[PDB]
Context: bound to proteins that are not shown
RNA sequence: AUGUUUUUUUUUUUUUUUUUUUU
RNA sequence: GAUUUGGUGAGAGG
DNA sequence: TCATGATCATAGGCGGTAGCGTGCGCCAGACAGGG
DNA sequence: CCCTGTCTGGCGTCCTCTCACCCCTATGATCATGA
Numbered sequence: 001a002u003g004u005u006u007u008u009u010u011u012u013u014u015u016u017u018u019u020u021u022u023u
Numbered sequence: 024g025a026u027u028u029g030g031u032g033a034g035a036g037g
Numbered sequence: 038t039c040a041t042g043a044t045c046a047t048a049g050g051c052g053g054t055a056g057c058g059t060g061c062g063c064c065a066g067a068c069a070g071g072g
Numbered sequence: 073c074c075c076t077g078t079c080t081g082g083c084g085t086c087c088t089c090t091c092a093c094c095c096c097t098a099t100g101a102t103c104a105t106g107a
Stems, first nucleotide, its partner, number of pairs: 029094001031092001034089004038107011061084012
Other pairs, nucleotide, nucleotide, family: 003005tSS030093cWW032091cWW033090tWW051057cWW052055tHS052056cWS
C1' cells in the first nucleotide's frame, strides 16, 4: 500500500371420545 | 330436616 | 379381731332318685305284613 | 311280588278390636354384729 480473492441451502387457503360399578 | 319397635294365648264384632 | 349369720345380688333350660300324654278328621302315598 | 294294612305326613276362612303375660329360686359373697 491493497482488495468482486472461494461462489451453497425455506411464497397461497374448509371439523376424530364433556357425568355415572358414587360416597 | 327427617321418621323409630315382636311372637304367644284367651275372648268379641262382621 | 375373728367368726358366724343374714341379706342382697347375680346367674340358667321336663324335675326327678318317674311320668307326664288321653275330646279331630280326611286324603294320600310310601313302607311294610301276609300270603 | 302282589295285594292290603299301617303310618305319618299334609291340610282345615277373612278382616278388625280388646285384654293379660313375657323368670323366680338358689347360691355365694360381703357386711355387720357379737363374743